[PDB]
RNA sequence: GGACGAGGAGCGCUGCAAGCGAGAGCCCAGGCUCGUCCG
RNA sequence: AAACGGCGCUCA
Repeated sequence: GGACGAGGAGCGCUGCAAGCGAGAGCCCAGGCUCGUCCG
Repeated sequence: AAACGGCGCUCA
């Protein structure tokens, strides 16, 4: 680094990084932190 | 579970 779990659950707005496209644009505010399991 | 997660709105 990727996975899974946990951080209460939605809606609206902008769109930095990553991602997608030849491009206009699309997408986008769990991307951060924390961890074996029960008492 | 700890400390957190742009700006408004709402529930628990």
An RNA structure (S-ADENOSYLHOMOCYSTEINE RIBOSWITCH) with a sequence from Ralstonia solanacearum, in which 51 nucleotides are resolved.
Bound small molecules: s-adenosyl-l-homocysteine (SAH).
Lineage of the source: Bacteria > Pseudomonadati > Betaproteobacteria > Burkholderiales > Ralstonia solanacearum species complex.
It holds a match to the Rfam family "SAH (S-adenosyl-L-homocysteine) riboswitch aptamer". Gene Ontology terms of the family: S-adenosylhomocysteine metabolic process and regulation of gene expression.